[PDB]
C1' cells in the first nucleotide's frame, strides 16, 4: 500500500432495527447549604450518536465515497 469483520453514542468507560421525537455510573454550569470548601439534595447542558452526499415527507438505520482505531488477511508474480 490491497480485503473484511467489527468497534465510531457525552470527558472517560459502554448497551439501543420493525425508519418516527434518545438513555447509565463518575467529572459542567446555576442555586438551596457553608466562615471556606466538600458530601449531598432538587434539577437540569450531559449529543450536529465518524465526515460528506443521496433516496425518502424525514435517515445513528438504506445505500456511496471518504476520516480514525483494532485485527484478520493476502503480502510477488
Nucleotide at each position: 500500500g490491497g480485503g473484511c469483520c467489527a468497534g465510531g453514542u457525552a470527558g472517560c468507560u459502554c448497551a439501543g432495527u420493525u425508519g418516527g421525537u434518545a438513555g447509565a455510573g463518575c467529572a459542567c454550569u446555576g442555586g438551596a447549604c457553608u466562615g471556606a470548601a466538600a458530601a449531598u439534595c432538587c434539577a437540569g447542558g450531559u449529543g450536529u450518536c465518524g465526515g460528506c452526499g443521496g433516496u425518502u415527507c424525514g435517515a445513528u438505520u438504506c445505500c456511496g465515497c471518504c476520516c480514525c482505531u483494532g485485527g484478520c488477511c493476502c503480502a510477488c508474480c